[PDB]
Context: bound to proteins that are not shown
RNA sequence: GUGCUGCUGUCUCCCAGACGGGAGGCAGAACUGCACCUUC
Numbered sequence: 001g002u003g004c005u006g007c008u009g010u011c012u013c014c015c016a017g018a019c020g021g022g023a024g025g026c027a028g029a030a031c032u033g034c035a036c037c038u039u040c
Base pairs, nucleotide, nucleotide: 001036002035003034004033007028008027009026010025011024012023013022014021015020
C1' cells in the first nucleotide's frame, strides 16, 4: 500500500413509481486487528 471492511451524517446521478433498488462524492466517530503475486 491492496484487501478482509465496516458505522454515522450529508450530497449528486440512474431504474422504476410512491413500495423500493442501483452507482458514486465528501465529513466525522470507533478499532488498530488478520493475510497478502500482480498486470493482460

Keywords: Crispr-Cas protein, RNA BINDING PROTEIN-RNA-DNA COMPLEX. Shown are 40 nucleotides from a PDB entry: RNA (CrRNA) from unclassified sequences. It was solved together with Cas12j19(E100K). The 2025 paper behind the entry is "Structure and genome editing activity of the novel CRISPR-Cas12o1 effector". Released in 2024, the model rests on cryo-electron microscopy data to a resolution of 3.2 A. The sample was in a buffer at pH 7.4.